Shown are 780 nucleotides from a PDB entry: RNA from Neurospora crassa OR74A.
The reconstruction used 131,806 particles.
The organism belongs to Neurospora crassa, within Eukaryota.
Itoh et al. published it in Nat Commun in 2020: "Analysis of translating mitoribosome reveals functional characteristics of translation in mitochondria of fungi".
It holds a match to the Rfam family "Bacterial large subunit ribosomal RNA".
The entry also models magnesium, potassium and zinc ions.
[PDB]
Context: one part of a larger RNA, bound to proteins that are not shown
Parts: sequence; C1' cells; structure tokens
RNA sequence: AUAAGCAGCUCAAGCAAUAAGAAAGCGAGAGCGUACCUUUUGCAUAAUGGGUCACCAAGUUAAUUUUAGAUGCGAGCGAAU
RNA sequence: UAGAUGUGCAUAGUUAAACCGAUCAUUAAAAUAAUGAAUAGUGUCUAAAGUUAGACCCGAAGCCUGGUGAUCUUACUAUAGUCAGGACUAUAAAGGUCCGAACGGGUUAUCGUUGCAAAGAUAUCCGAAGAACUAUGGUAAGCGAGUGAAAGACAACACUGACUAGGAUAGCUGGUUUUCUGCGAAACCUAUAAUAGUAGGCAAUUUAAGUAACAUCUUAGUAGGUACAGAACUUAAUCUCAGACAAGAUGUAGAUUUUCAUACCU
RNA sequence: AGGUAUGAAAUGCAUUUUUUUUUGUAUACAUCGGGGGAU
RNA sequence: AUUUUAUCGGUGAGUAUGUAGACUCGGAAUGACAAAGAUGAAUCUUGAAUAAUCAGACAUAGAAUGAUAAGGUUGUAUGUCAAAAGGGAAACAGCCCAGAACAAGAGUUAAGGUUCCAAAAUUAUUAUUAAGUGAAAUAAAGAAAGUUUUUAUAUAAGUCGACAAGAAGAUGGGCUUGGAAGCAGCCAUAAUUUAAAGAUCUCGUAACAGAGCACUUGUUAAAUCUUAAAAGCAUCGAAAAUUUAACGGAUCUAAAUAAUAUACCGAAACCUUGUCCAUAUGUAACAUUAGUAAUAA
RNA sequence: UAUUAAUGUUAUUUGAUGGGGUAGCAGAACGUUGAGUGAAUCUUAGAUUUUUUUUUUAUAACUAAAUAUAGAUGAUAACUCAAGUGAGAAUGGUGAC
Repeated sequence: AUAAGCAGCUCAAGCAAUAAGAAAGCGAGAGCGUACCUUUUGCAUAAUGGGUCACCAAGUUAAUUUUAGAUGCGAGCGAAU
Repeated sequence: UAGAUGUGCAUAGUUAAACCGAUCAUUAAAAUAAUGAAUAGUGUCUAAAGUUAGACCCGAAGCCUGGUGAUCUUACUAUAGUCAGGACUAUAAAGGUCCGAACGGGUUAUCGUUGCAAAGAUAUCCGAAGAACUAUGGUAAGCGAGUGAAAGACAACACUGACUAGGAUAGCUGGUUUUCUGCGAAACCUAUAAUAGUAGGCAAUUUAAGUAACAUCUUAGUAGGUACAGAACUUAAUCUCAGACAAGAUGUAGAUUUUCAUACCU
Repeated sequence: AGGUAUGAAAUGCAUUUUUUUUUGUAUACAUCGGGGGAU
Repeated sequence: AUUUUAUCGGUGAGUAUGUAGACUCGGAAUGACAAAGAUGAAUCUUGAAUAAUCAGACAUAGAAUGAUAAGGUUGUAUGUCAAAAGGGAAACAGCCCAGAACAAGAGUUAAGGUUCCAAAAUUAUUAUUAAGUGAAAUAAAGAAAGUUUUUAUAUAAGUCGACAAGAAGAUGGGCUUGGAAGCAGCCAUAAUUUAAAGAUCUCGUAACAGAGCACUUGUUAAAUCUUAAAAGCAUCGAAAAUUUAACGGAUCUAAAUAAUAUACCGAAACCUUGUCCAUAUGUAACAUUAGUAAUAA
Repeated sequence: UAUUAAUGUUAUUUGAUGGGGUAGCAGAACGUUGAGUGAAUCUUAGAUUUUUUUUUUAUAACUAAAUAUAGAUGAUAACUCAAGUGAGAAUGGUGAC
C1' cells in the first nucleotide's frame, strides 16, 4: 500500500514524556503554489548553465589628474633647514 | 655660531600673441561709442572618480622570432635479402606474359561503433620477375616550402602549411560573492566605416541655492483648418435645359353695329 | 348735316417672334463638328 | 448640292446628383501658447557631482502598407507590461480593477460575481425561447404554415377551407405554316352579352377535341377564430483527422435571454487597532565625553 | 551640586509625513582575516569545545545542556587601523562522494 504535491506555505485531527511539572518532532485531512540563474519585447518553458557537497575563484595597486566632506595654516600654503 | 640651500600652487587680469595692466582685447588713429572678461588659496586624511599601465575576471582563431623532429610517412641514396608450384611464348636463360601460395594490396559485403582494435574481424576480391616487395643505415622539412606517378598527399595526437618556447587582442559570449534603507529610468533624437558599438542630448541619481518654480482648474485672449459638413474653387462621373413674353406685321373665316378715310347724293 | 354703298379698323381663332426679310423688354445673343436618314 | 434628328463628341446655363491624401467657401471637440487668481503630494530651475539607455511588446482608436490577411511591417494619441505583486478574465507579461512595510477583523469597498465544485440570492418584477438554443472567444448569405408581439386588414352583407355546377357568343380573330382552331411565332386585343367568362395563365393534340385557372352562383359553416407585412427569440444552413472538446466541470427549462430593483460576497485597495522602517518638528529625561561655576557645616 | 555643548538613547508634541521595483545612483551597517591599546582583561569556583537548546527585532549575539579538559603557541569586550574580506551560478578549477 485508492494515490497524479518544485516536495514549501496557510488550516489542522491524531500519535508522542513509565511518574508531580514539562510537547520538541512526525503528521492524516482541506486549501494555495508550474525550480533557480542567464538572456530577452516576452521563459514552467521543450532557450542558456549546473550530479551533490567543501574549498580556490573577479573594480585591486601604482603614478598622474579631479571632486565632496572633514580638518591644519591662512594672502599665503607645503616642503626642507 | 651664522649664512645659504632644496620641485610646486596661489597672489591680476587681458589677447592668437607681446607690449600693456585694474585694466586689457577688436575698431588699419585715438577717443565710456559699442561688446566680453575681476576678489582665498594651499596641504593632509576618508571616500568616490578621469587618464596611463594586464586595469573587474575567464575565453580565440591566427601573426612574428628562435629552436626540435625524416625510428611514422614521401622521394632519393648505399649496402643486402626475398618471390611454393605450374602454364604459354622465340630461348636452358630475352615477357611492366598467364593461373596461383608466401608476401604485398584493400574491390565488395556483413559485423563492430563507450569496438579485441582512436582503423579490427570474417568472407570476397586484386597484383604476385616487377614502374615489385623487404631489412639496416644515410640525405632532404617549416620567412623562401621539404617530398609528392599530384589527393591541398605526406612531413612521428596536428598540415590550404607541423611541433615547441617567447610575445597578443577580442565593439563578441559567459561570469562578477553580505544585509538594511531612500530615490528610480530607457528601448527616442542627432552624429558616426554606423545599424550587436559609441558620443552628445532628452535625462535617472546625490544635496545645496533659488523659485514671479512646476502641475491642475477657472476666467479672458491667441495661433492653426482635422473630424464633420458642403459642391463654392479644383478632380471623376452622371442628370436637366439650351429657350419666353409684349407690341407690330401677315392671311383668314365672321357679325354688318360703331368710328375713320373716300366717290356721292341731299 | 343724314343716308345707299365703297375700303380700313375694332371683336374671336391662327400665323410671324431669340438674331430673321421684326422691333422692344428681360436674359449667358442661348451652341459647333461628325455620322445616319430624308430631299 | 440639299435638310432632318428625343444618335456620338464639344460649348453655354443649373442655389442639379454624387465623388475627395496633394478640393475646403463653412467648421468642432481635443491638444498647444501665454496672463492673472486659486489649489496641490516640491512634482520645477540652477550650482556642484555624475549614470544607465539607443531591436521594445501588447491593448484601444485612427491611418499608410499588405489582400479592408497575419500574434505582419511602419507613424500618431493613451495606457499597461517592461521594472508591478494582489482580485477578476477557467489556465493568462501587455485586457478590466488596484499600486504589496508587517499583523489582526464574519470590518468598508473596486472590478467581478452570489444552485454545487467555491466566499455570497436557488433574492424580487415583467416578457421571450423549447432549440441544452444558450449559460465568459456571436460563423454568413439564405430558406421555412416554429413561436410571440406590434401595426394594417377580412367576417352572419357568411370571412377562411372544402364540395357542387357554371366558366357563352361574333370566332377557327388576321398573318404565318404541311398544320397554328385561346395556348410555335408575328400584329391587333375600342367591342358584345352575361350571375359572371383573358382574342387567353398552366397541362394536353400532328392539328381539333379534352382537363384546370382567372372569374361567377349555391351548400356546409366560425360570434375574440381571415389574410399580409415588420420586429424579437429559435429551427436548418453548420463537414477533419488521440477524447465528450472553446458553458472550466457537475448540471440548469432557468441556474437561458431582454428590460429593471434590492441585499450580500468580494483584493496585500480602504478603515480601525498595534508593530517595523525612513525623514522632520519642538520638549523632557538617562548615559558618555569635554568645558564652566558651586562645595567643609 | 548646578550648568553649557556634542554624541548615543527612551519617551513625548504637531494625535507629523512617507512605504512595489530592473538598469542605475546614493546613504547606513554587519561579518571574515590580520594589527594597535595588550607586559591589558578573564579562565578546574571550567577559558575553550564546528552540536543541541533558550531568549532578544536578530545577515547577529545570548541562555542552558551534553562531551572532552587547558593556565598559555588559550580566548576576549570596546574603539580604531589595514585588506589575498563575504559565491546556487563562468559546458569554471581541485578534491571527496
């Protein structure tokens, strides 16, 4: 073991603690719900990519040139003596 | 002890530029005649950025230089080796002769296709003394092309140009990893050797300075000719008409009254 | 100044009238070629 | 040479008829520009800083193009999607509502619905349909004693139908033709007499004959009862390939259709009560840091 | 003790206003690794234990439980500094299965 669920969500019977106290979890039944990403006017799409998991893996650094904010000095600033 | 020393930026603008200078430029001479341009900089930190470098990450085909390879294969070269048996032909021996093993080919079919095998198995078929086959060495290959009874054939996974090391790009494709919060497009125009791209606009965002801002309605005003309607102008076609009255004139049938003109009578 | 007649007109029907040998008024004087048939 | 036309073309006239992207004498609404005022959710401009985007798609209206075909191509106007979930359209990018910060509520509503699937009416009124037509994707022209309504019209002066009989004569009209006598074809088709009778509407004959019709009288017989047209809703027209096959299904005689009325259901919209977040306005208090004063009785 | 200013925070006044979002722009934070304060602080009276559990507006920390047993080559608040800093996506790479 009468059933056609991207396996979650809403409602929820019941089972579940040897004992005073304490119900996590699993869940019958009802309903809603056609993965993800990419790329596209538009994808459950029978368009792209991935067997799963872990790790590696991509706007950084330098020089130069600017802006905002903050702040030092101030017709001087900085540097160096 | 003292002295000097060490980028730079700013402090004045103006013009193509200097002279010039709070003024300068154009006005071919100049001159308030006209027009434009005048007042805090500098350094550092934090962050976001433009530029050049690998420049957010991954990815070509190819190009050039230097090396490697002819133990595969193509041709050549040297030294050697191999070809049962039979048949025909002028020869005992003179033949790119014949049938057919070894050997060498790979015609056809089936099987196999993660195969026994990155080219195999079975049968069938072809050459088999020759332009034959085979062995060990040697030579010739990568800017120009070596070798080629010539197929863009072969040159050791690769050849319309190998392999290897060094040196790329890709307006194309893919990827670009934590949360919260605020705002929020475009698929249009113009230009382009453009049309998969890019730039400038329209314009999304940040937050300051303004607002006689912007939107909407009301009231009054203005520009402009669509719908509609129409047949004016224009276009197509079709329908209708293209001719009437007054007077005068003409000939006629009348009634034989009146008026008028006439020859008369009285 | 009347009348017999004699002519015209008046009255009623036609005809002529858009360019005519019919003027006027009112109007866009308001119409041409070809082809049939008739003569 | 000659005249004439209800023939062709051309000219003139018409306040004649139609025709319209390049006709507009007339002429909207809409949209556009600017002024003042008012309102409003800062939505506007400028300064500084600085992006993305550059095949769009569909719906509605109106065009070009095509074939008055395309989920076609290309402009214009408006919106949605794009980048927008939610309710309705069975399922749904573009349509009808409505813009999701999170919960609670027999809450209030939109579009849309209310017999069951499935929240809410088997709620009321008046008519139509008998075909499951239809009920959330209109197949046409057309046919027809389907039915209803309306508007005309006939009727005891007998409608309508049936039945009975009649439906003449000149005359076989003239012509044509082998034949043409109402009925091949051509021409004519004023009359005449009747209760009425086409020089002939349909069959029939080689031609006559003959049977019906129009028309005429009679009998039967209807006391809301004849005929026709229009309109509404139906019937047929209506045939394709896996399976009932575009009501979503069950089913419905309304739970269909038309014209009305009320209640109820109904979204993440709205309201109410609370919560979260963002950004303002003042005020009070707590803490920290750094200052300024006070403090030995 | 009072008071001033800045910052954080709760409450309250106007019974304030606002709330979808791609490209894209902007603000505010968390976490990871290392560093300074740190010759600091804490730890058999249990620091640390990849789990489980509890609570709190919560990408995080916390409570408790179980297991084992360290005194520093241990762990660590707060503030700050610097990055080899955050991966379900590249027919990505390596390994295991």